[PDB]
């Protein structure tokens, strides 16, 4: 530093 | 039901 989770934001008419 | 965002959790043998 990323990737992946539920959850939350905010946006996708 | 996505996408993105900072918290958290994990894996990056």
């Nucleotide at each position: 530093g990323g990737a992946c989770g539920g959850a939350c934001g905010u946006c996708c008419u």
Source information
Method: X-ray diffraction, resolution 1.8 angstroms. The entry became public in 2008. This is an experimental structure of RNA, with 26 nucleotides shown. The depositors describe the entry as "Effects of N2,N2-dimethylguanosine on RNA structure and stability: crystal structure of an RNA duplex with tandem m22G:A pairs". Crystals were grown from: 2ul droplets containing 0.5mM oligonucleotide, 5% 2-methyl -2,4-pentanediol (MPD), 20mM sodium cacodylate, pH 7.0, 6mM spermine-4HCl, 40mM sodium chloride that were equilibrated against a reservoir of 1ml of 35% MPD., VAPOR DIFFUSION, HANGING DROP, temperature 301K.